[PDB]
Context: bound to proteins that are not shown
RNA sequence: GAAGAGUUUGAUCAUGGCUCAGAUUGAACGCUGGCGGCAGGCCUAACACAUGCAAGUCGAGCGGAUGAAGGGAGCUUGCUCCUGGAUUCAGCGGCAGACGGGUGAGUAAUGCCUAGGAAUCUGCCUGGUAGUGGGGGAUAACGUCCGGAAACGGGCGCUAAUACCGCAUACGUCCUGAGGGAGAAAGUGGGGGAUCUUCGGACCUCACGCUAUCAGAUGAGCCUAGGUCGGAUUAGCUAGUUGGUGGGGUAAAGGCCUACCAAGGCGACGAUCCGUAACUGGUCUGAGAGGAUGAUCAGUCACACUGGAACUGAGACACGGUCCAGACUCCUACGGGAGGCAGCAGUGGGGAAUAUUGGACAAUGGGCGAAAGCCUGAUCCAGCCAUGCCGCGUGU
RNA sequence: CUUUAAGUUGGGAGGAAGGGCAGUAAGUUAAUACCUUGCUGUUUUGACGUUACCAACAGAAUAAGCACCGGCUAACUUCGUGCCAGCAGCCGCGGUAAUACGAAGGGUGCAAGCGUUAAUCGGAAUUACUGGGCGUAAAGCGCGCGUAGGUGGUUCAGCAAGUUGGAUGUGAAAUCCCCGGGCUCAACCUGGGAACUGCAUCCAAAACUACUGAGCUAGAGUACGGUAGAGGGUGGUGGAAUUUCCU
RNA sequence: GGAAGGAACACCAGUGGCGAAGGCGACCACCUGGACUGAUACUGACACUGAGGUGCGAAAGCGUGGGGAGCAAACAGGAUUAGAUACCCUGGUAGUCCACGCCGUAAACGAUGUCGACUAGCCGUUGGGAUCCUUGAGAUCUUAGUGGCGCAGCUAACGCGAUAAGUCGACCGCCUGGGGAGUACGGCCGCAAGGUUAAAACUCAAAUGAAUUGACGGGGGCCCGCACA
RNA sequence: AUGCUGAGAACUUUCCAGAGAUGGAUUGGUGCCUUCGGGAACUCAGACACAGGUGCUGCAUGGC
RNA sequence: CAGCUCGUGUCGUGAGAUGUUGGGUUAAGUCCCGUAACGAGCGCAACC
RNA sequence: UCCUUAGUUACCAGCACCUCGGGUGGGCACUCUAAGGAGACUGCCGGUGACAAACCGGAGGAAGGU
RNA sequence: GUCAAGUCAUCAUGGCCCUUACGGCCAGGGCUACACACGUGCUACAAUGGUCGGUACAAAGGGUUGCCAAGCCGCGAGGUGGAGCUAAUCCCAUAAAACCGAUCGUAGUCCGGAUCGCAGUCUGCAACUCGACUGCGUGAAGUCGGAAUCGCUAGUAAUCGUGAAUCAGAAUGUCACGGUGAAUACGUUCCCGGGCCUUGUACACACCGCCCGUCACACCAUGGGAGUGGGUUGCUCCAGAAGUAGCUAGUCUAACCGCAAGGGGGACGGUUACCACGGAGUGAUUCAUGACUGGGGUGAAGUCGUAACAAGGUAGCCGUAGGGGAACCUGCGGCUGGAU
Repeated sequence: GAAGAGUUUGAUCAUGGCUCAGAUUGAACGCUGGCGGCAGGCCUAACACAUGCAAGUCGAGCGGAUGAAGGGAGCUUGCUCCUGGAUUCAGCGGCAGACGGGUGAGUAAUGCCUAGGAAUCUGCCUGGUAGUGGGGGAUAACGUCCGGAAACGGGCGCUAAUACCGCAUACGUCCUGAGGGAGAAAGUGGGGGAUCUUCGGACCUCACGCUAUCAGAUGAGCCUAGGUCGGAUUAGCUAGUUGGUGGGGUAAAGGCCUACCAAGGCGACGAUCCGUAACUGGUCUGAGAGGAUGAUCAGUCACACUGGAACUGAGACACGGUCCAGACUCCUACGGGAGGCAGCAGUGGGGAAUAUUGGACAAUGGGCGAAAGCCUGAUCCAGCCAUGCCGCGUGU
Repeated sequence: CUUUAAGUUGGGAGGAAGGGCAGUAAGUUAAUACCUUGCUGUUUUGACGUUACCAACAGAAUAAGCACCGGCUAACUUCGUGCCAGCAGCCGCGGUAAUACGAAGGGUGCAAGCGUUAAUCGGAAUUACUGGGCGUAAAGCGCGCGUAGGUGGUUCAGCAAGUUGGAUGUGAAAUCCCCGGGCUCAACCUGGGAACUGCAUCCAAAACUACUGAGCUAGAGUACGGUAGAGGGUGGUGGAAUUUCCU
Repeated sequence: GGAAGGAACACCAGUGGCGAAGGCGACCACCUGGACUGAUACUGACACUGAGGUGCGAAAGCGUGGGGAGCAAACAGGAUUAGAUACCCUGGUAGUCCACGCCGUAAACGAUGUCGACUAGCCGUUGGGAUCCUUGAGAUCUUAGUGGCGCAGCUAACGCGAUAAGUCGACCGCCUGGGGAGUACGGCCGCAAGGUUAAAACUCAAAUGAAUUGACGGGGGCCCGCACA
Repeated sequence: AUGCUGAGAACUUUCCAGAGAUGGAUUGGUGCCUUCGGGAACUCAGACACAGGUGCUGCAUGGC
Repeated sequence: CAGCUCGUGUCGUGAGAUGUUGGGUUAAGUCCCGUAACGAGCGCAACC
Repeated sequence: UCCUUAGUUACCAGCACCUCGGGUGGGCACUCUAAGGAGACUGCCGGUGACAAACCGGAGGAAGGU
Repeated sequence: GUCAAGUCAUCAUGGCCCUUACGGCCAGGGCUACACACGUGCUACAAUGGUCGGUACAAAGGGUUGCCAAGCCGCGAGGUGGAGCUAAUCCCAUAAAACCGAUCGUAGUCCGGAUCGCAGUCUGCAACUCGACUGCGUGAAGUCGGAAUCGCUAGUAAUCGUGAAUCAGAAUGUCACGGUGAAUACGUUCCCGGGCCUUGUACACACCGCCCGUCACACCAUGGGAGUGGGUUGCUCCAGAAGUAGCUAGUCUAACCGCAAGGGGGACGGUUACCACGGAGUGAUUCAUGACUGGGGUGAAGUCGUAACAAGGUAGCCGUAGGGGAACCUGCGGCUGGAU
C1' cells in the first nucleotide's frame, strides 16, 4: 500500500470490447454572487501594429557654450565696462547598452540532462609583483557655405584632453627558449610648511583613475561517454566525407580552412531520409511499475519582420546597434526621408477563452558616480477576472 | 436578543539598511599637520501600496443559489402530455392511472458556487517487465537450411565486464515527504532534515554468467553390416474393362 | 474374335511405411536419400533456436512446345419449374500427361512452431534387438515410430492426457472488439488472372467460443390409435 | 333511490277532451294508536341533490 | 392423446442434469428387474 | 344374479263366476315395473419370459378373465 | 400442465362523458333490389308399379285460476258436451313396416300444385286487398354420386312418437322404445396424427422464425480521376549585395624614417575567391481541389427473390481457374467446421 458496477444470452460459462463511479486544468461555456489573504490570467496568429513609456550615466576625465551672487568704479541706483564664480548640458570621451525583460519559431542531436576531460580567455572584483616619464599629429563643438519646407546631409577652416600615435623605460609576460630581440601607461579632484618662483606649478600626501603580469574567485568557450520522438508502406548513405603530413587559421584543441597523398568513414544495437517537438529539475493520475506531460517557479538552450553578414567591445555575430537583401508600412513641400511591441500597457484580427495607455524607485537589485544621487514598464506594488486555493459570512 | 464581515469615526505597529551634518576617536601621514576614510553619540530628514490592526457606533437593516430524485445510489404522490412533445452517460422512458418526458408540490447532493462540454491518467491483466495470450473465441508462417543475435552439458584454475558490499564527490535551489516557526486559523510561508531508487571513480569479494586456458563424455556427429520402407526419378514391360473401329 | 492407344493401376491396404514439409502404391532393373538398430570404435559442446536471408511447397492455371481414351471445366438443347441461368438427360474442345520454366496459392488441417527434459497406467499395432522350457500357437523385455482408453494433471467446456493441450526451459512466428478488410494506396513478383507486405476515414455496443433447456427439422429409430383395405 | 313541508291516509280514479296514459267532476268513507298531547303510510306535488353509463374498454380487474 | 413438477440427495464452475434413462411389459409416468438415486403429489387406475 | 314383508281400488298362476272386458272375496306360493342389498375374479393349475410384470390357454356352466 | 384473440356487461370494475339529461315518454317509421359461392350433413333413382276410413295393437302422470270424453259435429272439424275434479282411473285414447292387397304388371311422367283458400256459430271489447283445417280440378327442374373426400373393426354403419306453466295446451337436425343386427380385418413398410429417447441448429414473440445480396432512395465517409492551385527539395547552370581574405599597383595622403625630392605605411581604387536573396531549365516529394466515377458504411427498407441455419428442402465451406441479373454454379486437387 491496490474496492468495481452496468451491458452479448431463453438462461449459463468463457473469451472479449463498450459505457460508468473518481481525481484532476492555464480552463471555457450555462447559471447566481457577500468578503479576506496568497496566487494565477493569449493555451489560438513567431499575426499586423496608432499612441506614451521599457538604459542614460557622468563636469571631480578634456576643450568649448551661460553668467548665480558679492565687493567696487562712473552715470546716480534704472544700466552696463568689469571683477568673479554658483549653475546647468546639446557636441567629444569612459563605462554600460552582451544585463534585467520577452517568446518557444527553428533543433532528433551535441541542443538538454547525468557523469567526467583540458588545449582557453574574462571589463569591473580580490591578493601581491613592476610601473604612471617625455613628446607628436589630428579631431568634433564652434565658424560659414552648399542641398533641403523641415528632417538631415557634406565642403573647407579653428581648439582640447582620462581620445590617438611614436620615443624613453621591462620584476614577470612573448618569440628564439644557446646568446639576443621585442613591446607598456593618463591624468583629474580634496589637501599641504621648509627651499625654486606666478609656496598657479614643482615636490609631499592620501582618493578615483592608468598599465605590464601572476595566483584566485566569478562568468564564458571547446572535447568525450551515456540516454533522449514517431515510421522500413524510408536500406543504403557518404567525397571534405574518413584519416595522413606540409602549411594556413581560432582566445584556445580540431578537415575548422587549405593543397596534395591514400580509400577509408556511417549503418539493422535502425544509418540516411520522412513527420513531430525546446529540453530538464519537475508536473499530473497511479499500489507502485509506470503512463501522460513541460502554463507560474528555477537551470540551460534558442530567437528578435525574414535572410545573409561582420563591426566595435573584456564579452554579440547585438531584442529599444550598424550594414546588405527581401517582404511590408509610413511622412513627403516629389527635393529627400523614416519604422520594426515575441518590453510594459494598449489596439485590431483570430478564437470557446484571458486583464490597466495604472503608482513610485520607499524595500531588493542593477547601470553609470569620489560622493551626492541619476535612470529602470526588471522590481516592489496597485485596478481588472469567483480563474483556482483556503478561510469567512447571510442571524439564535 | 449578540454585531463578525462590510460601512462611519477615533486610534495604530512593521516594512529605514542608511543619507545629510559637526563634533568625537582612530591609521595610513614625512607632518594622527591637513585632507581622505572607518568607527562612535546627538541632531535633521525619507514609505509607492496608507494601511493591516485596535477600539467605538446604528440595527438582523446589505447576503443562496444550483442541479437532479427510472436505476447499482435506499433524494423517489399527483397535475399537464399520449410512439406526440421529449429526456438520457449505460439500460432504456414516452404508444392513456408516466417514480424515466414537460411544470407545480416536496426532498436531496454541497454550497457563492452548482452543474456539463472538453482533455489527462485510473478501473484497464484492454499491449500484461511486474502482469495476459494462440486445437475449436482473434492468433502457429506449409515447412526447412541456416546470418546477426538470444540463450548455452560438463571440471579445476584464472580474470573481475554484469553481478555484491562499503568508501567519496554529487544528484543544484525549488517542489514534494515529516518535525516545526508565523499570519488570530487554514492556505501560504520558511527553518531543519528526510528524500533524490541516479552517475563515474576507488578498494574489498569470487557462488554463478561472459571472456581466457587445459580438459571430462552424457548432447551431437562419423568408420562396420543387416533388413524394413507407396523415399524419389528415368526408361520399359503389363492386364482387364471401357472406348474407338472392323472382319 | 483380331488390329489400334490413351489414363489410373480392384485385391495385397493397414488408427501401416516414407519424407523437415508438400507429399506419395501393376511389374522390372538401373543411378541415388535420411533415420532405426545391433554393438564395436573415435570426436571433446563442435550445441539447439533463429528477425532478416535463402531454397523447397496440393490442384485449377496461364506460359513454351506435344498428345489424345473416358469424364469434364466452356456450352447447346432434352426433360423441370413463375423461370434453370440448377441438380437429373444427349453431346465436347482448355485440362490433367510430358520437358524446361513461372506462379508460391490453400479447410498446407492434427484448424496444435521447433527442441530437450521429466510425472500412474492399461489394450492393439510398425520396424530392429535381446531375454525366453521351447516345440511358437507365441509371452515377457527392449527400444524408435503409429493408435486406442485413463488417473495424476490441465482446460471455458468440448476434451487433451509421456506423440500433453501438464510441469518446465531456450528461442521463433503470431493476436489486441465486430464491420470497413487481408481491402485501398505505395513498394516487390507475374504475360495475365493476380499474389505478398498492409492502412486509416467512417460505423456498431456488441460480433464470437464451447455447453444446457425448450422449440423446430422434407434428422434417424421404436410405439400408439380405422391413420393405411 | 332520496332528506324537509301537504289538503285529503291509502281506495274508488270505472266514466269525459284519450281516434292515445291521466291531472280531475273524482259518484260514498275518516280513518289510527287514546298521559285525549302526539304520531305515521300515499294519487300527485314546489326546492336542493342525484340515481341512469342503454357508446368505449378482456391488455395494470374472470375464479370452480 | 397422455404427460408434467416438487422436496431431499448427488454429479457439474455454472445454467442445467439424474430421478422420468435402460432391459422385459402396459389403455397408461401400468409395472417387474436392473439403476446415484430415494420418497412423493398431481393426470392415469379406482370414487359417482 | 341373493331377500324376509310384500299388492285397501289392477285382475285369474288358487279358482267359482264373467260380457272368459274378470262386478268381486281370493291373488302373500304355480307373483304385478323392487327401497336396499353376498355383485363379477390376477381367482386358480399348466407351456414362455430373469419367473416377472404381464401376455398367450382350461374352470364351473344353457354367466367368465378386464 | 398446454394456443399477447369472444364480457371494464347477468357478482364484479377504469381514463372521458348525458349533466332543462338514455330524470320526459302517449315515441310524427325509412333494417330481405336476386346480382352469388356455399359448413355441403333426412328424404331418390318412377316401377314393387301410381290415390285409403281397415289388422293379435300405443294408452299414464303434473293435474284445488288445470288436463279439455264416445262427440251429437265428421270425408277430416270431437267450441255447448263432459265418463276422469286430486287419477294400480283417464283428455291428444286412435294407432304397430305381415297376409295374396285391387284395373294395368319396368315413366323426368295420372309422387309433381311456389303469387290468383277465396272463406267456414272456437282466445273474446283488438283478424277492414296475408294462416292451421292438406278436399288433390293444377304451374316443372328427384337418372349410379365421376373431379375427390364427411368418414365404419361390435351391439355397431340403421327410416314407429315427447305427457305436463309464474297454475290459458302450434318450443323440429342430438325425442321418454328406433323390437333390425356382416355373406364378417392382413400387417405397421406405407398418407396425415401423437408419444418416447436420440440427432442437428445463425431459432428463443423458439422455423406464420431468422437471415443474405442484386438493385430504387436518403444521408455520411472514402478510393480512382483529364486536370488545377500551392508548400518543401534535388541536380546542372546564369546572375550575385553587404562582408571577409587573396592579388595588383593606378590615384590620394597625418603622426614614422627622413634638412625634402622621397621612402615606409595607410586610405579610397582596380578584380579574385566565397555566399544570402533573385533567375532559368528539368525532376522529385507532399497538401488542397477536380467534371466524372468506383466500391464502403448507416438508414429506411419498395423489389426479384430464398442464399445460408435441419440431410435448409440440390449438405455446407475453403482455395482457385472458369462461367453466369443477383442473394449465385461445374471441374480439379481439398476439408469435415458431415450425418443416417